[PDB]
Context: one part of a larger RNA, bound to proteins that are not shown
RNA sequence: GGUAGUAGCAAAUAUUCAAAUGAGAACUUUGAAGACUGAAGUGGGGAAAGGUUCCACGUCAACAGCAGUUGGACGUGGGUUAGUCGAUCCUAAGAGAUGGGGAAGCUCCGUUUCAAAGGCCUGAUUUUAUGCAGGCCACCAUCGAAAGGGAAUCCGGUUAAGAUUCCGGAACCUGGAUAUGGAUUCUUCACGGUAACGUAACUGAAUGUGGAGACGUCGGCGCGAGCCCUGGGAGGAGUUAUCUUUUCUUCUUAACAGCUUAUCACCCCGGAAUUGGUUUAUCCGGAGAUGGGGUCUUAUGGCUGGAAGAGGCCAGCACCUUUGCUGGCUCCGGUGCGCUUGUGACGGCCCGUGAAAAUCCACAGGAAGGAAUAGUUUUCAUGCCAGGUCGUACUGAUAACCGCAGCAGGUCUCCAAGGUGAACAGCCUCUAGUUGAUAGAAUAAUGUAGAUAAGGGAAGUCGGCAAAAUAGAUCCGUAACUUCGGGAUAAGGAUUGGCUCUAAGGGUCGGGU
RNA sequence: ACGAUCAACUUAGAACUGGUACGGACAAGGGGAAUCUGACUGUCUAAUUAAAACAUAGCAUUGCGAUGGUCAGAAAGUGAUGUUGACGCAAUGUGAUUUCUGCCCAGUGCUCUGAAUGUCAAAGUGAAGAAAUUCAACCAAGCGCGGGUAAACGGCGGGAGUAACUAUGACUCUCUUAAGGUAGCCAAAUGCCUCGUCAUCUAAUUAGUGACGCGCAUGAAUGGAUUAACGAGAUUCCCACUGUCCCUAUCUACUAUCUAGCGAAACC
Numbered sequence: 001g002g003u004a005g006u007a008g009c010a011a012a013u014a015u016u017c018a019a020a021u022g023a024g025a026a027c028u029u030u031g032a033a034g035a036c037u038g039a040a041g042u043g044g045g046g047a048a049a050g051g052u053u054c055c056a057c058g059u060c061a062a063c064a065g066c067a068g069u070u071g072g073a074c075g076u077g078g079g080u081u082a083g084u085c086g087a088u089c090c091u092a093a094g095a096g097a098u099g100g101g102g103a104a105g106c107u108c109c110g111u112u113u114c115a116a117a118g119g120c121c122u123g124a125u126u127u128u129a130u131g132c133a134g135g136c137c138a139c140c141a142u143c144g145a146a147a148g149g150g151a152a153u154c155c156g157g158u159u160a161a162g163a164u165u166c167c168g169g170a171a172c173c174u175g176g177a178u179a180u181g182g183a184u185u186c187u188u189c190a191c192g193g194u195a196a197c198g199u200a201a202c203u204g205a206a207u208g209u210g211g212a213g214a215c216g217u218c219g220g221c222g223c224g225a226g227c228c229c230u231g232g233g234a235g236g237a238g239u240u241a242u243c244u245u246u247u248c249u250u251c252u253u254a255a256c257a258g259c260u261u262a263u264c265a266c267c268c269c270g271g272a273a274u275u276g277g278u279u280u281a282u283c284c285g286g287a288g289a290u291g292g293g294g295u296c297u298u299a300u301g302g303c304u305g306g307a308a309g310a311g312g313c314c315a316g317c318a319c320c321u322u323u324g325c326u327g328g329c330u331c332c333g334g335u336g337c338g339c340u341u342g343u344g345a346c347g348g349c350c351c352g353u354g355a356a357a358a359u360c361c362a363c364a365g366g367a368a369g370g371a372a373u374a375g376u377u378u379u380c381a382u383g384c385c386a387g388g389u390c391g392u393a394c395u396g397a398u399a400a401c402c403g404c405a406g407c408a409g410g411u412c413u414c415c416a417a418g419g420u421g422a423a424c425a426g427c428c429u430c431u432a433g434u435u436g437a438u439a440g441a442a443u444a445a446u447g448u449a450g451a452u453a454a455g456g457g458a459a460g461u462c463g464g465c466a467a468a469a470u471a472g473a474u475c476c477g478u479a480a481c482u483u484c485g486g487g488a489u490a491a492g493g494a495u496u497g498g499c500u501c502u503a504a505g506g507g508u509c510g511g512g513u
Numbered sequence: 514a515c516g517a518u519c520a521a522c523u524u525a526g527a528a529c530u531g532g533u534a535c536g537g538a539c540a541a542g543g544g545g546a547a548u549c550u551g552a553c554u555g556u557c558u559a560a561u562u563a564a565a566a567c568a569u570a571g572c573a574u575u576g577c578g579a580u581g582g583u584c585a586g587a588a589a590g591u592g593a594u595g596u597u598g599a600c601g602c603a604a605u606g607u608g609a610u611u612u613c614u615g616c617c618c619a620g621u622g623c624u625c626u627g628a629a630u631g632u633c634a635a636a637g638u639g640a641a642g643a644a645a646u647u648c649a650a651c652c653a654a655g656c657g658c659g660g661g662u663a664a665a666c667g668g669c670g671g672g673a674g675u676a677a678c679u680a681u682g683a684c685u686c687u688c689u690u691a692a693g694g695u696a697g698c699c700a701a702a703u704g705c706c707u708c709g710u711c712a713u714c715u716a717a718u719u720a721g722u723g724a725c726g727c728g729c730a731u732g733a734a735u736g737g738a739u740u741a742a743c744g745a746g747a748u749u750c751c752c753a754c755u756g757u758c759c760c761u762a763u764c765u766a767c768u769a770u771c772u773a774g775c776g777a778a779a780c781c
Stems, first nucleotide, its partner, number of pairs: 001781002008775002015033005034435004043415004049395002054078005063071002083172002085391003089149002094143002100109003119137001120135002123132001153170005173387004179382003182377002185375001189369001190199003203368001207364006216349004221344007228336001229334004233251006252310001256305005266294004275285003311330008350354001401410002417429004438773004447767007455759002459757001464754001472496005481486001483609001497530002500527006506519001509516001511515001531535001543752003549746001550744002555567002571607007582594004611738003615669003620666002622662004627658001631656002671687002674684001697731001698728001709725005
C1' cells in the first nucleotide's frame, strides 16, 4: 500500500439558554437554569513518588484519539523566608571499623571479643599553663525511624503564588559571665502543719539508688472538648393569593500566666454483727470500714490576664492620588443511651502479659566552703545576649505517582453536617467541589444492560445455569439430631399505615416533734 | 408523709379511618428431607483449578544432658537453635471430638552388640646376594554374624469335600506364608463384570437413597468406623418460585445505522 474514510471514538445519570471574547465557540469565561459527588465525598489536608506540573503574562504549529480562543501544552518570568514545624540527637530489628583470626586474593568472620582501648576541680596556679607526687572509674567505635523516643509557639493579618517560617501583638525552651530585690557578723546552710504535706527561695562534691522517657487489646460506665439539637434576645437574608412570635444564617475567644477546680490515693479522729459501705459490672473493712475532718500536678472545667483594640454580623459616609473613616452588636441560656475524640476509674483475655536508648529530674551522703559592709542563694523573682545548617511551591490521582498514555487498574493516612433508619447501609439534602467523558439525527435487524407476561410450572437443561420467590421489626410457634454449647431466623403463622387518645417507666428542696 | 416546679424517648393498649392499603421507594434469609467429603476458624496455584488440596488443635513416634542433637560456613580465636536446657530444642507422620487402632521384623531400612581356624586400606612388622620388589597381622571402622523395632517403609493366601428335598456350608482335610485382612465398612470419591440384585423414590430413573453379597483392587495414625456444628465443596429429592421451557411476544437505555470531525489493526 489494499484493507479504509473502514472497525471504531457507547462504563462513571446531563445538559440547556443568553451574553461576552474571538476569523472561528457544543467544549473558553460570565450570568441564568437543570443536575451530581451527598462528609469511609467528585470536599479540606498530608506520606511515598513526581519535580516546577505551583503562580502570572502572552500564546495555539504540535499534544489534549471531536474541537479549542482553553490547558498539567508552548514561550517568558515570579515564587518555597523557622531557635519553637521536621531533619539533625536517641536507640530498634539490624549494618559495621578497630583488636585479632582466616583467606592465594578480591575479601570473610568478629563487635568486646585472649587489646597496655578512661574528665574537672582554688592541684600547679611568673623558662611555666600539663617544666611538675593533686581522684572517681573499669566507659569500648560508629551507622540504622522525615509514622518510635524527643527542649521549646500561638492567635489575627498579609501574597499572583510562602507561611505554625513573613508582619503585628502575645509566649516559651536551650545555651551563655557578672547583677539587683528577700536571708549569716549575738543558731551559720528556712520555717510551718501532731500527719498526709505546704510555701517564693531555703549550700551540698565523690559514690550509690529511684522515677519519668516507657508502652497490648477488648467491653461497659463516668467526665470533658468539639460537633449535633434547642429557648429568649440582638442583627441580616428567604417566603408571604392564604398560612406556627416563620425558614436560613452571625452572635467567636489560641499559646501562655495567676487563682480555682478530681475520680484515685493518703493522713488525723469515735473503733464496726442487727455486718456495713458500695459499682452497670462485687468488691472493700480490726492490715481499721462507715462516719466526721483534712494536699498538689491548667487531669478536665470555670474566672481573670492574653482580649476586644482581634475576628465576625449589621447600618452610614468615601466617589477614578493601585486607600479608608464612623456608628453599633458581638448577650443570656437549655437539653442528651446523640456522634467523634481524649481522659479517668474499672473489668475481660493470653502456654500471647504487649521495645530500646538518648535525655531530664529526684533521693541517699556529708567532701568543701563560709564573721568590720562580707561570704553563699543565678533549683525564688527580675534583668541581658544568641540560637547556625538542610527541607518548606504544588499534585497526591478516572490527568501532576506507577502501569509505554491525560489507561474504568494499582498506591498509606487524618477531619466527617441534616433527614430516614439499628446503622460512617441505601436514598434525598447543607458546606465544599464538579457539571468532566467526541457530538447531531426517526433510533431497523442482531446485540449489551434493565424489565414484564395469559395458562402450565423445570415438561427446558449435563445440571434450576439464569431468574423468580414471604427478606426489616414485633408477637406466636419451632422437629430430628447433638460434643448439651447448638441445631434455630429450624419449619410455620399473624401483625405492621394515618389519625385521635390512654397507661406505665424520671430528675432537682426548707423538716415545729 | 407533704408540693408548684422542670424533663426524654421507649414500651403497651384503645377507638376512628381507607378501593384490606401500610418494612408501600430504599433496604432486605428461600426453605426442607438426605448422601459423599473435609472436624471447625484459617491458607494456596497473582493471570483458566478455592477444593475433598495445605494449616490446624489433638494424637503418636524419633534424636539430644552441651566436648550435645539439628543445621550453617572456603576457612576461621566462625555461626543459627541459644537472652535456650527435656513442661526444651530439633526431626517426622497422622489430623477436632467419640469409639477404636487387629496380625506380620521374612524383605528394605533404622538401631543395639562383640568368640573372629570371616573379609580387610595406608602405615608398621617379618627371607638371602643387589636392590627396586609378594605376605602375615585378638589386622581400624565398615561389611558379614546375632538381637530389637511396623503410630519405619510396607504386607496381610489357595484347592477340594461335607447338614436325612434342594441350596448353602457351621464342620473337614490338604498345599502354603513373615503374617494370610481382624474390628469395622462398601457397586462407597475405592467393584472390572456393571445400567450388579432386592426395596424405595417416578408414568417411566445408566441418577439418588436403603439394604445385600467369595470386595477386578475395602480396611484400621500408608489411619478404620462414626460424627453434632460448620462449608461460594459432590450429589438426589420435595415445597415454594418462576420465560428454563410449551412459545413466544412486548417495553426501556446504549449500540449498531446515517451524518460532521477523528481515524487504526489483523490479514494479503
About this RNA: The RNA (25S rRNA (3393-MER), nucleotides 1442 to 2359) from Saccharomyces cerevisiae S288C has 781 modelled nucleotides. NCBI's taxonomy places the organism under Eukaryota, saccharomyceta, Saccharomycetales, Saccharomycetaceae, Saccharomyces cerevisiae. The structure was determined by cryo-electron microscopy at 2.3 angstroms resolution and released in 2025. Among the 76 different proteins in the entry, which are not shown, are Large ribosomal subunit protein uL29A, Small ribosomal subunit protein uS5 and Small ribosomal subunit protein uS4A. Entry title: pre-frameshift complex of yeast 80S ribosome with eRF1 and mRNA of WNV. Rfam match: Eukaryotic large subunit ribosomal RNA. For this family Rfam cites "The comparative RNA web (CRW) site: an online database of comparative sequence and structure information for ribosomal, intron, and other RNAs" (Cannone et al., BMC Bioinformatics, 2002).